An RNA with a sequence from Mus musculus: 29 nucleotides with solved positions. It comes from the structure "SINEB2 element of the long non-coding RNA activator of translation AS Uchl1". Released in 2017, the model rests on solution-state NMR data. The organism belongs to Mus, within Eukaryota.
C1' cells in the first nucleotide's frame, strides 16, 4: 500500500428483519 479470515461495542426504522455507525486482533502479497 494492496489483500484475506476472526471477535466485541452503539445508533435508526420495526416487532419485522431490515439499515446505518465504530473498536479489538489475525493472514498473504
Nucleotide at each position: 500500500c494492496c489483500u484475506c479470515g476472526u471477535g466485541g461495542u452503539g445508533g435508526u426504522u420495526g416487532u419485522g428483519a431490515a439499515c446505518c455507525a465504530c473498536c479489538a486482533u489475525g493472514u498473504g502479497g